[PDB]
Context: bound to proteins that are not shown
RNA sequence: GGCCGCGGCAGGUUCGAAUCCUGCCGCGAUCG
Repeated sequence: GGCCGCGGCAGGUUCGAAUCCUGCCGCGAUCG
């Protein structure tokens, strides 16, 4: 560098989001 699992936030969808779609920060894991 990239991918994965969580933790705190910020947008979007919606009549309405702790929950659906996204993005940021933090920790851990994997591969080169």
An RNA structure (G70A tRNA minihelix) with a sequence from Homo sapiens, in which 32 nucleotides are resolved. The work is reported in "On-Enzyme Refolding Permits Small RNA and tRNA Surveillance by the CCA-Adding Enzyme" (Kuhn et al., Cell, 2015). The entry is indexed under protein-RNA complex, tRNA, non-coding RNA, CCA-adding enzyme, nucleotidyltransferase, ncRNA, transferase-RNA complex. Crystals were grown from: 18.6% PEG4000, 0.2M tri-Lithium Citrate, 0.05M Hepes pH 7.75, 0.08M Ammonium Sulfate. The PDB entry is titled "Crystal structure of the A.fulgidus CCA-adding enzyme in complex with a G70A arginyl-tRNA minihelix". The entry also contains CCA-adding enzyme, not shown here. The organism belongs to Homo, within Eukaryota. The model includes bound GUANOSINE-5'-MONOPHOSPHATE (5GP) and guanosine (GMP). The structure was determined by X-ray crystallography at 2.95 A resolution and released in 2015.